[PDB]
RNA sequence: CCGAUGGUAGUG
RNA sequence: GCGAGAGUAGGC
Repeated sequence: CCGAUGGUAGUG
Repeated sequence: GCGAGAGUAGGC
């Protein structure tokens, strides 16, 4: 430097 | 239904 998945903020 | 910012696994 790149960077999920999960959770959260927000929202139809 | 959608779904960040920050952070984490992991990678160069």

Overview: Shown are 24 nucleotides from a PDB entry: RNA from Escherichia coli. Entry title: Structure of loop E FROM E. coli 5S RRNA. The entry also models magnesium ions. Lineage of the source: Bacteria > Pseudomonadota > Enterobacterales > Enterobacteriaceae > Escherichia. The 1997 paper behind the entry is "Metals, motifs, and recognition in the crystal structure of a 5S rRNA domain". Crystallisation conditions: pH 6.00, VAPOR DIFFUSION.